[PDB]
Context: bound to proteins that are not shown
Molecule: SSU_rRNA
Organism: Leishmania major strain Friedlin
C1' cells in the first nucleotide's frame, strides 16, 4: 500500500473457477502463559424450567402516640 | 411534665429504575412536522369578596 | 321563630390496643369494647367594594 | 308620554350545560323633511 | 339656528371605543335559563420567633380556578430485506366515501342506523419467508459489501391468552379475576406459586462468570440537609471475585576481561 | 576483524515485605528497602512457546525409522526400500505471550460490473414481427453596444 | 483603421418617443 | 429619462384604514 | 415654556412653524391572456 | 399570473461513536482534563471545531432539463380628449339589501358620484396597403 | 438625374 | 470615358 | 352603386408518417386456365430369352412374352439446363407460362405535414421439417415391417420391396446447426475491381 | 490549398 | 472528356 | 411496333447482397 | 483489405474498430464443470410436447484458440529384395544336431522373448 | 523384428555360477587375554 | 613355549592330522575375542561407467545474427527439376556458418619403378627315354604334316 | 633348316623378367559422341563409344543430432547403495548336474534316389595355421 | 648358449585289413609341409545296379579293438564287421534369403581345441534362372491435410449389463406438530336491571 | 313513623379467555414397489464418437433395436468443396 501467487498443455495463449492471503469489540475450541492497564461476559441452541435469599419504600422545628414502651423529672 | 419513641392511621410513591427481543413491514423507527382533536398529579408563576355560621334568653 | 352579642370552644365514626377467638396452614380470619386526625364529615353573618338585568297596580317631580 | 329620579322585592363569584349578541373597521362625494334627542341662544 | 363634539340621565365630568393568532364556533365580556353529586374550606390544619401581641411577624401543609413546564395519546412528510413455482386484494358481519347520532380525554368507520359504489394493485397490492427500528460496527483508493440480541433513544412482553380495579398517568404482573399448561404445601376441609431483576440451580448446546462486598460515589423515591439517644430504603447503581473476547504499555538481561 | 570458552562488574524487577498510601472496608496501581534504624537472580532452574522448512510462501540435496503400509498433504501433490513432504533426532525459518484450528463474514473479486463485466468460436441476443407501461428522445426566441487606459494581443 | 485581452466610467442597455 | 411615451414591475400598481408608526415615521 | 385650549375632573391632560409636494412603515380590498 | 429538478448561500438538526484543536495522565490505549505562582489564590482556566444520507424550511442563480398548456381562424382586446341622452345598482325560491356629508340616531327623500348603454366629437397609434381588395 | 470607373 | 440604373 | 374577420404563421430534421410518377423494380404474398419433359401403371403396335441388381450375389420379373423399340393414355408430383459469394421476403421461406387481385422496397420531387419517433415487460400475429385431427389424393421416394446378402454377431450400412407419411384443403402443434453459432435505432470510418434496383449527363 | 474542363 | 449495336 | 424504342461505352448519383 | 481491435483464429464503412484516454439509446441473457432444461408446482395442447424451472448431491477441472510431435481404412511425390514383382534355392512333412519352452530333477546354475 | 549354433555358451574334470558333502583363510590392521 | 606341520591307529567317499587317540617336529610367522576388513560369475543394469544393439539405411541435424509472430514456435532447412543423398541447379526474409551425405580408408580387377640364393622362365652343352610295317572284343568324333 | 620327353639326371652353364613378390605411383571422369530425353539457364538422363574396369567401378569399415528405463553388475583391480563373510553366497577338494524326456517351437545337418548310387581312373584351388618360463635337463 | 614340447614330409610297420604304433629329417613358416595331387566335376571306364523303400535312405543297436586324458559308465574321438525289415518316394495352412563370378552347389583352413564342428569367421571351386519394374502387401524419407492422441491408435473412448456404497425423485397407504378462520358451548368481568339481608338519619 | 346507604342474588346486552370439531396453510414424516443420478471399481458385452473413425458429424422431429446406436424427413459446416459453360 488503486499489489496478486499456485493448479487444465508435451510446451504455448486464454476463459474460467478451486486453492492461497489479510482483517474481524466474531464466535467456539486447542496448545501455552511471568508483570501491568483497560474491558465483553447464558444473546445465538429454550419469551425453556426454576429450589433458597435479597432486589420500593418514605418522618421533618413543622399531620395524629394514654405502647400497662423506655430515659428523666 | 419534659424528651426518645415500636405498632397503626394518615398523605407520597411503588405506570420510574432493571431485565428481555418472542412478536412485528402503510406496523415500528428515523430525521421533519401537527394536535386549532386532545388529557396532564408532582413542579414554575399567579388568581380568589358567591354561601344566614356561632354562643346566650323566649 | 324573636331579641341580644361576637377571635366560630363544630359533629359522628375507625385503627393500633384490650378481651373472647376460629384455623393443620394460609402476604388466612371473625366478634365486643376503648380512642386521634392534614382521615371523613358539617360550617362559618357582619367587617366586605365595583357592576348588570328582571319588576312594584310604590311614592316624589315633569310633561299632558 | 323613546320621561326623569328616588324606595321595594327578585336575582346578579369560580368553573360546567344550552340558547341569543359580541370577538372590529378599512370600494362615492354634498343636500333637504319629519320625529326623538344633544347643545348654542331666547 | 347648527358651531362642534369619545361615550355616559348626577353621586366616577376617560373606572377598557382597542384579546390573540396565518387562520378559530378559541381567550374574555354581558343577556336569558339551568347545574342536585358528578365540582369549589379561611383543612375548623401544623410548626416556629420576638416585642410575647380580641389587627405581632414569619415558616409550611390543604380546596378549586387558571397556563407554563414534565408527560400521555392520535395523526403521518419522505425513508426501509427475500420472493410472482404469491396477480388480482378489499366489500353478508367495514371495505372507500357522505347525512344524522353514538362512544371517547380528543379527532376518526372507532361504532348503530341509513345512503352512494367506492378504495388499492406489475412504480409490485395481497400472500408467504427471513427479521425489534435508529444512533453506530467491520471491512474499504473510490464506489459498495456487510454486521447492528446488547450500553444511548424509541417500541414491546412479563409462562400462554383474555379481562379489570385503583389511579394523574397501567389494560400493571415482585397488582387483581378467570381459564388452559405446568407446579408447591396439607391434619384432604382447604391454601398457594410466575428470575425475559440480581446471585444461583436444572436442562439445553460449539458458546457464556460469585448463591460474594456496599450505599462510599452516581442517581430515583420520600414526610426527607447535615448533627445531635437520633446513622431512610435502594442486587438501579458502585467495588471485589472469575474472566487470553477484544485493546494498550512491556521481562526473560546489560557492559567489559583474557583465551580460542 | 565475529564467534565460543572463561573471567569480573554493576543493574533491575518477578517475589517477600511496610511509619504506610489505596479503599465504604478491602484488593490492585503507586512509593519505600532508612530518615538514627529496612529482603532478595548466575545453570540470573526466576529454565517461551506456538506451527513450519517440496511449490505457492520465511526456513535442509541433513541424519535415522517406515516402504502405495503408516499417515501427511486448505490446492499442486508426497510414501510401492537412496522419501528436500510420513513417524524422529538435529538444524533453521516464522509470529511471539502469545500461536494454531473450526465456521461465518469483509477485503482480495472489475467472479455482481453505477463507476467497472461478459455475450462469432469459452456459460450466455430471444426463430421472426407487431405492441403496451416503462426507459430515451432532433433543432431554434440569446454574439449588449459606446469611451479612456493598458497587453509581445492579432491580421 | 479593424477585430481582441485587462481595467475603468457611461448608455431608455434594440429601434423608436421626451 | 422632470413629467409624460417605451421598457419592465404581483417583492407590482389603483384604492382605502389610527384600533397604521414606543402619543400619526421621514422631507 | 408660558400662553392657548378647560377646569365640578391626580386635565397633575392637549397643543405651539406654516403649508403644500413627495419617500416610505403597517393592515384590508380591488386588479397581470 | 410560473413552477420542478439541478446548483450557490442560510436555519433546524441528542449524546456517545468517527474526524478533529489544545493537553508529556512516566509512554499508550485513555480521559477532559489541569496550569502556573505560593497562596488564605491567578489563569475573569479550558472543555475549539467538522462531517453525519434521504426528506422537509428559507433564499440567490437559470445553463441543462422535468411538468402542464397550446395544435395557432380552435382568434380576446387599439387607446385617449370632450359633450351629451336614457340608466340606480345588488339580490330574488322569497323581496329583501344597499356610500359620504347636511349635530347626533331613526323615517322619508333630491342633487350628483361612479358604472351600463347608445350618440355624436377630439388627439394619437394599429405584426402587415379600405385612395384597397370581390361583383 | 444618382452612383461606380478612367 | 464607359458602366449600372430608375426614368 | 353592392359586400368586405381575414397576409403575418420559428423552420422543414441527409427523424418518421402520407402524396404524385416511371401505368417503374423482383423465383414476394394468393387465384383461375394451361404448358414441360420425366418416374409409374396402361393397353396399341413389333420383337425373342433374358432382364434386374451388386464388390461379388441373391431376394424380384420373365415364352402365361420380362426388358428393349415406336407413337399414345391416365394419374399425381416436380419445373433441370439457364442457376450466379444473382434477385425477393420480417423471418420460415420463393424458380414453366399467361390471365388477374391486394400489396412491398428503391428512386425521382421546390408535393403535403410538422415530432407524430427509438426500443420493449405485459400482451398480440407468423413461423422449414417431423407429428396430430378431419377429408381428400396417392405417381416417386419412403419411418415400421418383411424378404436377400455381408458379419463372429448386422432387425446396420449395400439389394429387392413396403405401412404411415411425402402432396391438397381446413384446424392444432410453435419446436430446428430457426446460425452471421454475431439483437435492435443511430454517428464515424482508408482502397482497388465489380454487381442488383431507380436516376442525371453525353 | 483555384472560377467550372 | 466520350462512343457502339439493332431498329415495321 | 407494349416502340418520341431496346441494349450497351463513359463518368456521377442515391438504395440493396457482396468480393480482394 | 487502411487504421484499430482480439486469447487467437480472425473481424474491419457489411466492424468483432472508433473502450482502463473505459458514458449515443433501449432491450435480451450469461457467472468453473456436472447433477439438468431434470424434480416439484403451474398455464397451453387432442395427443407427441412446448414454456416456466430448482435442491440434495458430485466433481478440479471442463471448456476457447493456436504450436511442435505422433497417428489416419486422408492425399502428393519419391524409396527398399530385413518390401512386393517375375523367378531361383529352400524352410514348414522325414530321421538327426543343436538352441528354446515344459515336464522331469538333489540340481537339471543363468542372461536373452 | 531387435530373444531361441546369441552371451564367442562345441561344459566328461576343471570351467562352474547349480546339488550333495568335506577342508581352507586367502578375518589385513588395531586394541585386550594368554605366551620361550 | 604364542603356534606350524605330522608316522600308525580309526575317523572318513579319502594309503584327506579333517578330527580324535599317541608322540614328535615347527618356533613368536600364528594362534584365542572385540570392533574392523577382506573376498565373492551374491541382488539391484528402474542407482551407474563403458561398450553393443536398435529407432534408421535411409538422409537426417543443430547455432549466431536478420525477418514474422503476446507467445510456445516459425523462418533458414521452402517449392519446380535432378541425384541412392538436405546431391545439386534455379528460386527466395534471409545471410553466413558448423555435423552428417560425400570425400578420406582398407581390400578386388588393369598398369608403371622396383625386386629376387624364401619367386620363376628361356636357351646352350653333356646323360638317359620313345622311335614306324603296326588299325582293340565293336574302336566313331577330336588341331598339326 | 631342326621329331618329341625327363621338377631324381636331385648334371653343369649362361642369360633373363613374361608369369609370381610389393613400398609408392599411374588408371574412369559422365570422357567422348547422338539429328536420343530433356534444357527452352541450368542441373543431368538414357543409348553408344572408348577402355582392364562405364557408373557411389565392385565389396567394405567409418558414420551426425535426438533418443529406448533395449542388453550386459557372467570380461575386468570398471563402480554406487544392499546381502553373506569361518560348518561363509570367499576359496579349494570329492561325486552328480548343466546333456535329464508323453511334449511344442526357432535354426541347422542328411535325404527321399537314374542330372542317381556304388567301384575305378583322369585333371586340378585359395585364404591360412605351426614348438616354452627367472621352470625342468646339458 | 641350445633341446625338449607345435605342425608336418619320407621311411618303417609288411614275411599280409583298417585305425594304429615306431624311426629319422626338415620347418620360426614364400625356405619344410609344398610343384599344397580338396570336393563339386570329367572319363569312347566299351564296368556293376534298373525304378524298388531297390546296390535310394543310414536313424538305432551289437560285438571286438585302437586312440585322447589325471578320469571315458551317461557310447570322448576314429576304425572293421555286423544291424538297415527307421522314417522318409518331395512335404498342409504359412514362411526366410537373394540381382552376377550373384544364388545355389561344393569342399578347405582358422576360430573354440588335451581330446570333439551338423556352428560361426573367411577362402576359392563349379557356375545359372529371373527382373532392369512397381507402389499392391508390409515398410521408410518428405510435404499437404484432419485430429477429442502427447504412455503419442498397442492412442483415446460411450452406453447398456452384473456388483457394491450413496443422495434425491415417483409411490396405495400411514403418520405429527405450528400459526390463521369459522361455527357451538362457554370461564370470568364491565355496563345497565331488579332485589334489599345488613346498616343508617 | 318515613326516608337513605347498601351486601348475597336476579335477569339481559357487550369484552371475552378457554376446548370440541370444521377447514386453511406451514413446517417436518413413515412406506412394499419402481425409477434417476453420482461414485467405488484393474467385472461382462459390443465399438457409437475423436482420421473420410473404416456409413463424415451434428441439430430438430419421428419410429425402431441388448446396449452404445439405426433409420425416414428438413436444416447446418461446427466438412471432408471458400474454386471451373465470362
Nucleotide at each position: 500500500g488503486a499489489u496478486c501467487u499456485g493448479g487444465u498443455u508435451g510446451a504455448u495463449u486464454c476463459u474460467g473457477c478451486c486453492a492461497g492471503u489479510a482483517g474481524u469489540c466474531a464466535u467456539a475450541u486447542g496448545c501455552u502463559u511471568g508483570u501491568u492497564u483497560c474491558a465483553a461476559g447464558g444473546a445465538c441452541u429454550u419469551a425453556g424450567c426454576c429450589a433458597u435469599g435479597c432486589a420500593u419504600g418514605c418522618c421533618u422545628c413543622a399531620g395524629a402516640a394514654u405502647c400497662a414502651c423506655u430515659g428523666c423529672a | 411534665g419534659c424528651a426518645g419513641g415500636a405498632a397503626u392511621c394518615u398523605g407520597c410513591g411503588c405506570a420510574u429504575g432493571g431485565c428481555u427481543c418472542a412478536u412485528u413491514a402503510a406496523a415500528u423507527c428515523a430525521g421533519a412536522c401537527g394536535u386549532a382533536a386532545u388529557c396532564u398529579g408532582c413542579c414554575g408563576c399567579a388568581a380568589a369578596a358567591a354561601u344566614c355560621u356561632u354562643g346566650c334568653g323566649g | 321563630c324573636c331579641g341580644c352579642a361576637a377571635a366560630a370552644u363544630u359533629g359522628g365514626a375507625u385503627a393500633a390496643c384490650u378481651u373472647g377467638g376460629c384455623g393443620a396452614a394460609a402476604c388466612g380470619c371473625c366478634a365486643a369494647g376503648c380512642u386521634a386526625a392534614u382521615a371523613c364529615a358539617u360550617g362559618a353573618a357582619c367587617c366586605a367594594a365595583c357592576c348588570g338585568g328582571g319588576u312594584g297596580u310604590u311614592c316624589u317631580c315633569c310633561a299632558c | 308620554g323613546u320621561g326623569a329620579g328616588a324606595c321595594g322585592c327578585c336575582c346578579a363569584g369560580c368553573g360546567a350545560a344550552u340558547g341569543a349578541a359580541u370577538g372590529a373597521c378599512a370600494g362615492u362625494a354634498a343636500a333637504a323633511c319629519c320625529a326623538a334627542u344633544g347643545c348654542c341662544u331666547u | 339656528g347648527c358651531a362642534g363634539u369619545a361615550a355616559c340621565a348626577c353621586c366616577c365630568a376617560g373606572c377598557a371605543g382597542u384579546g390573540u393568532u396565518g387562520a378559530c364556533u378559541c381567550a374574555a365580556u354581558u343577556c336569558a335559563u339551568u347545574c342536585c353529586g358528578u365540582g369549589c374550606g379561611a383543612a375548623a390544619g401544623c410548626c416556629g420567633g420576638c416585642u410575647u401581641g380580641u389587627u405581632c411577624c414569619g415558616g409550611c401543609g390543604u380546596c378549586u380556578u387558571u397556563u407554563g413546564a414534565c408527560g400521555a395519546a392520535c395523526a403521518a412528510c419522505u425513508g426501509c430485506c427475500c420472493u410472482a413455482u404469491c396477480a388480482g386484494c378489499u366489500g353478508g358481519u367495514g371495505a372507500u366515501g357522505g347525512c344524522c347520532g353514538u362512544g371517547u380525554a380528543g379527532u376518526g368507520g372507532a361504532c348503530u342506523g341509513c345512503c352512494a359504489u367506492g378504495g388499492c394493485g406489475u412504480u409490485g397490492a395481497c400472500g408467504g419467508g427471513a427479521g425489534c427500528g435508529g444512533g453506530g460496527g467491520a471491512u474499504u483508493a473510490g464506489g459498495g459489501u456487510u454486521c447492528g440480541a446488547u450500553u444511548c433513544c424509541g417500541g414491546a412482553g412479563a409462562g400462554g391468552g383474555a379481562g379489570c380495579c385503583u389511579g394523574a398517568g397501567a389494560a400493571a404482573u415482585a397488582g387483581c379475576u378467570a381459564c388452559c399448561a405446568c407446579u408447591u404445601c396439607u391434619a384432604c376441609g382447604g391454601a398457594g406459586g410466575g428470575c425475559a431483576g440480581c446471585a444461583g440451580g436444572c436442562g439445553c448446546g460449539c458458546a457464556a462468570a460469585u448463591u460474594g462486598c456496599c450505599c462510599a460515589a452516581u442517581g430515583u423515591c420520600a414526610a426527607a440537609a447535615c448533627a445531635a439517644a437520633a446513622c431512610g430504603a435502594u442486587g438501579a447503581g458502585g467495588c471485589a471475585g472469575c474472566g487470553a473476547a477484544a485493546a494498550g504499555a512491556a521481562a526473560u538481561a546489560g557492559a567489559g576481561u583474557u583465551g580460542u | 576483524u565475529g564467534u565460543c570458552a572463561u573471567u569480573u562488574c554493576a543493574a533491575u524487577g518477578g517475589g517477600g515485605g511496610a511509619u504506610a498510601u489505596u479503599u465504604a472496608a478491602a484488593c490492585c496501581c503507586a512509593u519505600c528497602c532508612a530518615a538514627u534504624a529496612u529482603c532478595g537472580a548466575g545453570u540470573a532452574a526466576c529454565a517461551a512457546u506456538u506451527g513450519g522448512a517440496g511449490g505457492a510462501c520465511a526456513a535442509g540435496u541433513c541424519u535415522g525409522g517406515u516402504g502405495c503400509c503408516a499417515g501427511c498433504a486448505c490446492c499442486c501433490g508426497c510414501g510401492g526400500u537412496a522419501a528436500u513432504u510420513c513417524c524422529a533426532g538435529c538444524u533453521c525459518c516464522a509470529a511471539a505471550a502469545g500461536c494454531g484450528u473450526a465456521u461465518a463474514u469483509u477485503a482480495a473479486u472489475g467472479c455482481u460490473g453505477u463507476u467497472g463485466c461478459u455475450g462469432u468460436u469459452a456459460a450466455a441476443g430471444g426463430g421472426u414481427u407487431c405492441g403496451u407501461a416503462g426507459u430515451u428522445g432532433a433543432a431554434c426566441u440569446g454574439u449588449g453596444g459606446g469611451c479612456u487606459g493598458u497587453g509581445c494581443a492579432g491580421g | 483603421g479593424c477585430c481582441c485581452u485587462u481595467g475603468c466610467a457611461g448608455c431608455c442597455c434594440g429601434u423608436g418617443a421626451a | 429619462a422632470a413629467a409624460g411615451a417605451a421598457a419592465c414591475a404581483a417583492g407590482a400598481a389603483a384604492c382605502a384604514c389610527g384600533g397604521g408608526a414606543g402619543u400619526g415615521g421621514g422631507u | 415654556c408660558g400662553c392657548a385650549u378647560g377646569u365640578c375632573a391626580u386635565g397633575c391632560a392637549u397643543g405651539c412653524c406654516a403649508g403644500g409636494g413627495g419617500g416610505c412603515g403597517u393592515c384590508c380590498g380591488u386588479g397581470a391572456u | 399570473u410560473u413552477u420542478u429538478a439541478c446548483u450557490g448561500u442560510g436555519a433546524c438538526u441528542a449524546a456517545a461513536g468517527a474526524a478533529g484543536c489544545g493537553u508529556g495522565a512516566c509512554u499508550a490505549a485513555a480521559g477532559c482534563a489541569g496550569u502556573c505562582a505560593u497562596u488564605u489564590g491567578a489563569c475573569u482556566u479550558g472543555a475549539a471545531u467538522u462531517a453525519g444520507a434521504a426528506a422537509g424550511c428559507a433564499u440567490g442563480g437559470g445553463a441543462u432539463a422535468a411538468c402542464a398548456a397550446a395544435g395557432g381562424a380552435g382568434c380576446a382586446g387599439c387607446c385617449u380628449c370632450u359633450a351629451g341622452g336614457c340608466u340606480a345598482c345588488c339580490g330574488u325560491u322569497u323581496c329583501g339589501g344597499c356610500u359620504u356629508u347636511u349635530g347626533u340616531u331613526g323615517u322619508u327623500u333630491u342633487u350628483a358620484a361612479a358604472g351600463g348603454u347608445c350618440u355624436a366629437u377630439u388627439g394619437g397609434a394599429g405584426a402587415u396597403u379600405a385612395u384597397g381588395g370581390a361583383g | 438625374u444618382u452612383c461606380c470607373c478612367a | 470615358c464607359g458602366g449600372u440604373g430608375u426614368g | 352603386c353592392u359586400c368586405u374577420a381575414g397576409g403575418a404563421a420559428u423552420g422543414a430534421a441527409g427523424g418518421a408518417g402520407g402524396g404524385u410518377a416511371g401505368u417503374u423494380c423482383g423465383g414476394g404474398g394468393g387465384a383461375g386456365a394451361a404448358c414441360g419433359u420425366a418416374c409409374u401403371g396402361g393397353g396399341g403396335c413389333g420383337u425373342c430369352a433374358g432382364a434386374g441388381g451388386u464388390g461379388a450375389a441373391a431376394u424380384u420379373c420373365u415364352u402365361a412374352g420380362a426388358c428393349c423399340g415406336c407413337a399414345c393414355c391416365a394419374a399425381g408430383a416436380c419445373g433441370a439446363a439457364c442457376u450466379a459469394c444473382a434477385g425477393c421476403g420480417a423471418a420460415g421461406g420463393c424458380a414453366u407460362u399467361c390471365u388477374u387481385c391486394a400489396a412491398g422496397g428503391a428512386u425521382a420531387c421546390c408535393u403535403u405535414c410538422c415530432u407524430c419517433a427509438a426500443u420493449c415487460a405485459a400482451g398480440a400475429a407468423c413461423c422449414a421439417a417431423a407429428g396430430u385431427g378431419u377429408g381428400g389424393a396417392g405417381a416417386u421416394c419412403g419411418a415400421a415391417g418383411a424378404u436377400g446378402a455381408u458379419u463372429a454377431g448386422a432387425a446396420a450400412c449395400c439389394a429387392u420391396u413396403g405401412u404411415a407419411g411425402u402432396c391438397c384443403a381446413c384446424a392444432c402443434u410453435g419446436c430446428a446447426a430457426a446460425c452471421g453459432a454475431u439483437g435492435a435505432c443511430a454517428c464515424c470510418c482508408a482502397u482497388g475491381a465489380a454487381u442488383u434496383g431507380g436516376g442525371g449527363a453525353u | 490549398a483555384c472560377u467550372u474542363a | 472528356g466520350u462512343a457502339u449495336c439493332u431498329u415495321u | 411496333a407494349c416502340g418520341g424504342g431496346a441494349a450497351u461505352a463513359u463518368c456521377c448519383u442515391c438504395a440493396g447482397c457482396a468480393c480482394g | 483489405c487502411a487504421c484499430g481491435c482480439g486469447a487467437a483464429a480472425g473481424c474491419u464503412u457489411u466492424g468483432a474498430g472508433g473502450u482502463u484516454a473505459c458514458a449515443g439509446u433501449c432491450u435480451c441473457a450469461g457467472g468453473g464443470g456436472g447433477g439438468a432444461g431434470u424434480a416439484c408446482g403451474u398455464u397451453c395442447g387432442c395427443a407427441a410436447g412446448a414454456g416456466u424451472g430448482a435442491a440434495a448431491c458430485u466433481u478440479a477441472a471442463a471448456g476457447a484458440a493456436a504450436u511442435u510431435g505422433a497417428c489416419g481404412g486422408a492425399a502428393u511425390g519419391g524409396c527398399a529384395c530385413c518390401a512386393c514383382a517375375a523367378g531361383a534355392c529352400g524352410u514348414g512333412g522325414a530321421g538327426c544336431g543343436u538352441g528354446c519352452g515344459g515336464u522331469u530333477u538333489a540340481a537339471u546354475u543363468u542372461g536373452a522373448c | 523384428c531387435a530373444a531361441c549354433a546369441c552371451g564367442g555358451g562345441g561344459a566328461a574334470c576343471u570351467u562352474u555360477a547349480c546339488c550333495a558333502g568335506a577342508u581352507c583363510c586367502g578375518g589385513a590392521c588395531a586394541g585386550g587375554a594368554u605366551g620361550a | 613355549g604364542a603356534u606350524u606341520g605330522a608316522c600308525a591307529g580309526a575317523u572318513u567317499g579319502a594309503g584327506u592330522g579333517u578330527u580324535c587317540u599317541u608322540u614328535c617336529u615347527c618356533g613368536a610367522u600364528u594362534c584365542c575375542c572385540u570392533g574392523a576388513a577382506u573376498g565373492g560369475u551374491g541382488g539391484u543394469g528402474c542407482a551407474u561407467g563403458g561398450c553393443c544393439g536398435c529407432u534408421u539405411a535411409u538422409g537426417g541435424u543443430c547455432g549466431g545474427u536478420g525477418g514474422a509472430g503476446u507467445g510456445a514456435u516459425u523462418u533458414g532447412u521452402u517449392u519446380g527439376g535432378u541425384u541412392g543423398a538436405u546431391u545439386c541447379c534455379g528460386u527466395c526474409a534471409a545471410c553466413g556458418g558448423a555435423c552428417g551425405a560425400g570425400a578420406u580408408c582398407c581390400a578386388a580387377g588393369c598398369u608403371g619403378c622396383c625386386c629376387a640364393g624364401u619367386a620363376g622362365a628361356a636357351u646352350u652343352c653333356a646323360g638317359a627315354a620313345u622311335u614306324g610295317c603296326c588299325c582293340a572284343u565293336a574302336g566313331g568324333a577330336u588341331a598339326g604334316c | 633348316g631342326c621329331a618329341u620327353u625327363c621338377g631324381g639326371u636331385c648334371g653343369a652353364a649362361u642369360u633373363c623378367u613374361u608369369c609370381u613378390c610389393u613400398g609408392c605411383g599411374g588408371g574412369a571422369u559422365u570422357c567422348c559422341u547422338u539429328u536420343g530425353u530433356a534444357a527452352u539457364u541450368g542441373c543431368a538422363c538414357a543409348a553408344g563409344g572408348u577402355g582392364a574396369a562405364a557408373u557411389u567401378u565392385u565389396g567394405g569399415g567409418c558414420a551426425a543430432c535426438a533418443g529406448c528405463a533395449g542388453g550386459u553388475c557372467u570380461g575386468u583391480g570398471a563402480u554406487g547403495c544392499u546381502c553373506c563373510u569361518c560348518a561363509a553366497u570367499g576359496u579349494u577338494c570329492u561325486g552328480g548336474g548343466c546333456g535329464a524326456c508323453a511334449c511344442g517351437c526357432g535354426c541347422a545337418c542328411u535325404a527321399c534316389a537314374a542330372u542317381g548310387u556304388c567301384a575305378g581312373u583322369g585333371a586340378g584351388a585359395a585364404c591360412a595355421a605351426g614348438a616354452a618360463a627367472a621352470a625342468c635337463g646339458a | 648358449u641350445c633341446g625338449a614340447a607345435c605342425c608336418u614330409a619320407c621311411u618303417u610297420g609288411a614275411u599280409c585289413a583298417a585305425a594304429a604304433g615306431a624311426g629319422u629329417g626338415g620347418g620360426g613358416a614364400a625356405a619344410c609341409c609344398c610343384c599344397g595331387g580338396a570336393a563339386u566335376c570329367a572319363c569312347a571306364u566299351a564296368g556293376a545296379c534298373c525304378c524298388a523303400c531297390u546296390u535310394g535312405g543310414g536313424a538305432c543297436c551289437g560285438a571286438g579293438g585302437a586312440u585322447u586324458g589325471c578320469a571315458a559308465u551317461u557310447a570322448u574321438u576314429g576304425g572293421u564287421c555286423g544291424c538297415g525289415c527307421a522314417a522318409c518316394g518331395a512335404g498342409g495352412a504359412a514362411u526366410g534369403u537373394c540381382u552376377c563370378g550373384u544364388a545355389g552347389g561344393c569342399g578347405c583352413a582358422g576360430c573354440u581345441c588335451a581330446u570333439c564342428a551338423a556352428a560361426c569367421u573367411g577362402u576359392g571351386c563349379c557356375g545359372a534362372u529371373u527382373a532392369c519394374g512397381u507402389c499392391c502387401c508390409u515398410g521408410c524419407c518428405a510435404u499437404u491435410u484432419g485430429u477429442a492422441c502427447a504412455c503419442a491408435c498397442c492412442g483415446c473412448c460411450c452406453g447398456u449389463c452384473g456388483u457394491u456404497g450413496u443422495u434425491u425423485c415417483c409411490g396405495a397407504u400411514g403418520a405429527u406438530g405450528g400459526u390463521g378462520c369459522a361455527a357451538u358451548a362457554c370461564a370470568g368481568g364491565u355496563g345497565a336491571u331488579c332485589g334489599g339481608a345488613c346498616a343508617g338519619g | 313513623g318515613c326516608c337513605c346507604g347498601a351486601a348475597a342474588g336476579u335477569u339481559c346486552a357487550c369484552c371475552g379467555a378457554u376446548a370440541u370439531u370444521u377447514c386453511u396453510u406451514c413446517a417436518a414424516u413413515a412406506g412394499a414397489g419402481g425409477a434417476a443420478g453420482c461414485a467405488a471399481a484393474a467385472g461382462u458385452c459390443g465399438u457409437a464418437a475423436c482420421a473420410a473413425g473404416g456409413u463424415a458429424g451434428c441439430u430438430g422431429u419421428a419410429g425402431g433395436g441388448g446396449a452404445a446406436c439405426c433409420u425416414g424427413c428438413a436444416g447446418c459446416u461446427g466438412g471432408g468443396a471458400c474454386a471451373u459453360u465470362u